[PDB]
Context: bound to proteins that are not shown
Molecule: mRNA; 3' vRNA
Organism: Influenza B virus (B/Kaliningrad/RII06/2012)
RNA sequence: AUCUAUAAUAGCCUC
RNA sequence: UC
RNA sequence: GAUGAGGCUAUU
Numbered sequence: 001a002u003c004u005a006u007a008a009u010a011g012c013c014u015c
Numbered sequence: 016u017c
Numbered sequence: 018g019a020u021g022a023g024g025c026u027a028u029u
Base pairs, nucleotide, nucleotide: 007029008028009027010026011025012024013023014022015021
Other pairs, nucleotide, nucleotide, family: none
């Protein structure tokens, strides 16, 4: 030296 | 997409 | 009757 790794739901912004 |  | 993708946010 953050490169890796990261289940689901909802919201906001952009196209 | 107008 | 209210979609796809990206980022951020809160919660379980």